[PDB]
RNA sequence: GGCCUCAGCACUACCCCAGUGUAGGUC
Numbered sequence: 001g002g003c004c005u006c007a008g009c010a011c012u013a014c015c016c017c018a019g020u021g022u023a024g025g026u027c
Base pairs, nucleotide, nucleotide: 001027002026003025004024008022009021010020011019012018
């Protein structure tokens, strides 16, 4: 550099139980 994810990865938060945010998974 490309190709793929909004995942992952770190943090929270909480009626957050889920979210926050972040930047990456891979050739």
Description:
IV-B RNA: 27 nucleotides with solved positions. The structure was determined by solution NMR and released in 2012. It comes from the structure "The structure of subdomain IV-B from the CVB-3 IRES". The entry is an ensemble of 20 models.